[PDB]
RNA sequence: GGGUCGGCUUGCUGAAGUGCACACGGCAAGAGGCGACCC
RNA sequence: GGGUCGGCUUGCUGAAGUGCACACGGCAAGAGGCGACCC
Numbered sequence: 001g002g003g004u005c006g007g008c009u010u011g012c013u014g015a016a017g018u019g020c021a022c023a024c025g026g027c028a029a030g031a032g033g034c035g036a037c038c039c
Numbered sequence: 040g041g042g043u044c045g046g047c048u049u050g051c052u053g054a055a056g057u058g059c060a061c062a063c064g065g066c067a068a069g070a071g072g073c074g075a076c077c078c
Base pairs, nucleotide, nucleotide: 001078002077003076004075005074006073008069009068010067011066012065013064014063017061018060019059020058021057022056024053025052026051027050028049029048030047034045035044036043037042038041039040
Other pairs, nucleotide, nucleotide, family: 004072tWH007070cWW015062cWW017060cWW021056cWW023054cWW031046cWW033043tWH
């Protein structure tokens, strides 16, 4: 150098685990005063 | 305007899923040719 097989890199596929960020319920506080209601 | 209650926004606290990420198994493909083997 070329070929092949691994290692990386990428994608697919199959397991359950782990980590992270959102859903959901309950309880408080903000920032305009946005909406509603009272005054 | 002021007050109150919701809605937003933020924080706390429960109860369960979802998405993404991490970490693996199996199967293919890349990017240098990194390592090994063959030529």